[PDB]
Context: one part of a larger RNA, bound to proteins that are not shown
RNA sequence: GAACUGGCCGUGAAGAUGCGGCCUACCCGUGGCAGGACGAAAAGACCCCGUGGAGCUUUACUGCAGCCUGGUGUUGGCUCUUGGUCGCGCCUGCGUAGGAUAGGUGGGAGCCUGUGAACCCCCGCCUCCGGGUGGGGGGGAGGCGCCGGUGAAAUACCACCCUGGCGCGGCUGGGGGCCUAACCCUCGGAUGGGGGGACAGCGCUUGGCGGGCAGUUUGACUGGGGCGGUCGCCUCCUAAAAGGUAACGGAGGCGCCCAAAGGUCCCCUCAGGCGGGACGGAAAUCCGCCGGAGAGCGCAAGGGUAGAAGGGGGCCUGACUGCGAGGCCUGCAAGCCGAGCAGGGGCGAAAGCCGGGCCUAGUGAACCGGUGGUCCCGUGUGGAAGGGCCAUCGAUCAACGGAUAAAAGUUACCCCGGGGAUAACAGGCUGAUCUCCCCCGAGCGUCCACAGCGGCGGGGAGGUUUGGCACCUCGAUGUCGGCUCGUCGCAUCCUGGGGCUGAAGAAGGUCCCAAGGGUUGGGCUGUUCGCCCAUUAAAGCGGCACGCGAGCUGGGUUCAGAACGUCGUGAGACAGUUCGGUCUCUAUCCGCCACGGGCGCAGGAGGCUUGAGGGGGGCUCUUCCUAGUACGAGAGGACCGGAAGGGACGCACCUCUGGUUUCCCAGCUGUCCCUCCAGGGGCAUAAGCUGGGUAGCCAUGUGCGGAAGGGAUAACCGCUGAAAGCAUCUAAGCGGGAAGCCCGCCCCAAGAUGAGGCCUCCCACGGCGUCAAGCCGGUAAGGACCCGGGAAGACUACCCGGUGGAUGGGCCGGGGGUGUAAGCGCCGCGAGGCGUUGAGCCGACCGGUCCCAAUCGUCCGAGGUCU
Repeated sequence: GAACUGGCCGUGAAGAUGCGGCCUACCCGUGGCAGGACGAAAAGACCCCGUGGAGCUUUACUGCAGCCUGGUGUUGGCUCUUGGUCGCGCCUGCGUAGGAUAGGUGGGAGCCUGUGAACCCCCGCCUCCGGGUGGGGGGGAGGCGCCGGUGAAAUACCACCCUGGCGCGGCUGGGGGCCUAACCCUCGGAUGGGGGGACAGCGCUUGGCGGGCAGUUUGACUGGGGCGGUCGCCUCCUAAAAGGUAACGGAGGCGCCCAAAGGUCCCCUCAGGCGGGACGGAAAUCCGCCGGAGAGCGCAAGGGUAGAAGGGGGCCUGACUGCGAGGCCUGCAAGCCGAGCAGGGGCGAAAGCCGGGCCUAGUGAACCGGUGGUCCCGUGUGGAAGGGCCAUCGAUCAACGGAUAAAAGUUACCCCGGGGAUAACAGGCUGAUCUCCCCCGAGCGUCCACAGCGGCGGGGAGGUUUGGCACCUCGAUGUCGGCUCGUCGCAUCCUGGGGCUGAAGAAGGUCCCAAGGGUUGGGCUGUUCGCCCAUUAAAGCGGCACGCGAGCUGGGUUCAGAACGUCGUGAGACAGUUCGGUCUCUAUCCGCCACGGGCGCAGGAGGCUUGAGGGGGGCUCUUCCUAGUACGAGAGGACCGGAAGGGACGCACCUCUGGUUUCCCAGCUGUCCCUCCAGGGGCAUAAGCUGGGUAGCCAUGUGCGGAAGGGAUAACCGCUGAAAGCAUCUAAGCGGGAAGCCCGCCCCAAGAUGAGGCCUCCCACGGCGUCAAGCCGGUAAGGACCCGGGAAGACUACCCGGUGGAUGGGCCGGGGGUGUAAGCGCCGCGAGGCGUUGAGCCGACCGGUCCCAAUCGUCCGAGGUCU
C1' cells in the first nucleotide's frame, strides 16, 4: 500500500488481525470508552557521524580598520649650538736608564741663527706638577746633535704613519630660540586684521600596538561520544609445528653508541663450586682441582654462539670507488641478503679475508632551500646572473606514507544532511549485581548439629534492582511522581487449615497448605523510598513498556530568562542549588460498554419455561454466655459450642432523616411600563435577590447480602495392610480434613446453527411451474403502520392505551406547598395595624369526570421439502 482487519501460547529482526497450534465467532449498523493498530502530526530537537553551517570568546593562526612612529613631499626666512666623516694645517701620548720626562720605523752627520739664535719680561693652551708647545719684546752671534755613555730603542735635523685633541674648508646630521608668507583657526567681507606655524593636516614609504572587525583552523582509534590511553621501529607470547593472522589481549625495549666496540694476522677460553693463601674478605689478587657453556658478546628480548661471534696483541683504516648475476620480501613506495668483474689498497707464509660493528631496533617520501664540487645549460654573441649533475645539510613532518610556510575554545540562542550502522527510555539476549531457595554441617543453644540457629566452602531458581551486549525502533516507541481505573503471580501481610516447639494456659516462634476476599486516615518531601502521628484483622511483596499522558495532572525531570556557589583569561560550564516557563475539540479498524436492523431456527402464530455455557459475590472485628471452668504457684486464661452488636464494601429503595426541586408560594430593592391610587408585568442570569418547598432524582437516610447446607480435595491426622513373619496412612482399598475447588445463592443466557421444551390458536390451492424445488395476487390465527402516552428511552427497542376508551390535556375532589390574596369595613396624621381569613394561589403525587384529543383507515401475514 490493498483488506475479506478476533483471543491465548508459541513464534518470528528478538512487543503478530496477517506464520504455528489451539480457543471463540451468524450478517450490517447506532450511541459511548480510550487498551492495541509499536495510532496522527513533525525525514528526532537528545546522542553520534559529515575533513556540513552559523552566532560567540581569547595571551589559537593570518589579515584589515584604528591608533603610535622614523624618513620624506606640501616646506619657508634669521640665529645660536653640537656630532660624524674626508683633505689641509698643528699639537698631545713624561718606569730606571743614557744627562734626560725619546708613540713607531727608516734616513743622514750634520742641522739653527741677518728666511736675526742661546740667557730674560708678557700672553693662549696641556700636565704625570716637572717639563712641554704655540703667539708679543729686551738681547746679540751665539746655539743644538753625534760617538763614548746608554736604554728596549737615541736623543740636531728630515720622512711616512699611529693614539688623542685643536685651528680652516669640503660633504653631512642631530638640539634650542625667533620670525612670517605656506598650511590651519578666527574677525560685523578681509586686497586686510588677530592666534597658531613649518609644528599640525594631508600624500608616499618604516616598524610597531591592534577579537573593534574579517577569513579559517581546533586529528583518528575509541564495545556511543567525552575524559583517559594510544599513534612509527625492535623483541616474545597470543598465532592452532610453513608464511601470515585480530582485540583498549599478556609482557618489555628503540629515536643511540664505538677510531676502537672497525679490517686482518697471531695468541688465548668463561661462569661458577670445593681446598689453600699476608692486608682482603660472601665478593679484589694468588695456586690447586672439578667445572661444555648456566659466562661473555655496548643496550630489550629472542635466535645463535668457546671447532668464537667471547679476552689480548701486532700492523692497520674495504666505516672503499665504478658495478652488480641472482633472490628473499612485497598492492605501491620502500626494506634485506648477494657471488663475481675493474680500479686501487690493508693484514697474512699462503690458502685467503675486508664494500663497518654476532644478528634482528637506533628512524623520515616529495617539495623548498644552504655549503663543496663538476663533462653540462647560459635567451642576438662573449662573460656574468641563475639553473642542472654529483656530494652533503636543515623534520619529536613522533597524528612518524609526512594536508598550509603559517591555527585554540564555546553554543542551553543554535541550524542542515545522515544513522538504530551509535548513546540516553523501553523491550530482548545474559544474570556477574539483586531477590529468594537449597547441599554440607565447625559451632551456638545447660544436655542436645535443625525448637530456634549456622562459620569455611558448594549447587540453584527468579528476571523487581545495578550492570554487560547493541538486536527491532532516531521520515519520533513522551520520559519520574501523583490521580482515575485496574488486572495477574505467589516467594502469604490479615482472615481459613495443619506439623513441630526450648507449646501449661493465654500469647508467641518456625515450617507446610492455602488467593476467596481484605489490606485505613494524616504530618514531612516533587518525590519513589523512608521517618513520624493515630488506628488496624492486617496496614504483604511483585508483573503487566518500573501497567495506565489519542484518560488526567505537570510538583520534579530536558529548551529559551534570571541568580548563588563553582570551574574557566574568556564565550560558557556543573546527576550542585534557586525563582519562571504553551501537554493537540471530531476514533477509520481491533478491543471494550451498551442498544438496534437483517436473516436464520426446513408449517404460520400468542403466551409460558428448560439451563448447556457464563457472569456477580465471596472480608473481618468486638463484647456476652458456656467459665472465672480446663490450665496455672500466681498474674493470666482457653478449646468446643451458643448469642449480640460494629467497620468497610455491594444490590435496591424514598417510608423517616436529610439534600436539590429554574418558576410551587411568599417577601424585598432599583427601574421602566399598563392606568392616576390601588393592583400588576418586564429587567436586574442563562431564577434580580432573599425565605421556604411536593413528585422525581438522591446519601448523610432505609432494607437486604457475604451464608447455611450437600459433594470432592490441599497440608495434615488416622483404619485396614503387604512386599519385608515384625513394623509402615499405601503399594490394592477406606474414613477425617481449609476463607480455598464443584454445587448451592443473585444476574445473563437456545446465534446452546448441537437454534431445546410445554399450553393454546390458525390450516390445504385459489393461479402459472407436468415431472423438481420454485413463482403469483387473495387468505387465517396473528402482526405491522399511524395516533394518545409511560418511573422505558440518546435513537431504536421495551411497555400500556386507542371511543367497546379514562392514554395524555382540561375541569373536579383529595394530598401537598406557601402562610390570612384582592375588594370592602374598622383604628392610626402617617408607615402600618385589625376583621373578613388558615384567605388566595397552587407543577410533577392519589383519584374522578368523555369537555379536548387517541377519527377514519391502510399494509404484511400458512395453504405447511423429502425418508
Primary citation: Korostelev et al., Proc.Natl.Acad.Sci.USA (2008), "Crystal structure of a translation termination complex formed with release factor RF2".
The RNA (23S RRNA, nucleotides 2018 to 2897) from Thermus thermophilus has 867 modelled nucleotides.
Crystals were grown from: 100 MM TRIS-OAC, 200 MM KSCN, 3.5-4.5 % (W/V) PEG20K, 4-9 % PEG200, DEOXY BIGCHAP, pH 7.0, VAPOR DIFFUSION, HANGING DROP, temperature 296K.
Among the 50 different proteins in the entry, which are not shown, are 50S ribosomal protein L31, 50S ribosomal protein L33 and 30S ribosomal protein S13.
The entry is indexed under RF2, RIBOSOME, TERMINATION, TRNA.
An Rfam search finds the family "Bacterial large subunit ribosomal RNA" in it. The literature on the family includes a 2001 paper in Science by Yusupov et al., "Crystal structure of the ribosome at 5.5 A resolution". Gene Ontology terms of the family: ribosome and structural constituent of ribosome.
Method: X-ray diffraction, resolution 3 angstrom. The entry became public in 2014.
The PDB entry is titled "Crystal structure of a translation termination complex formed with release factor RF2".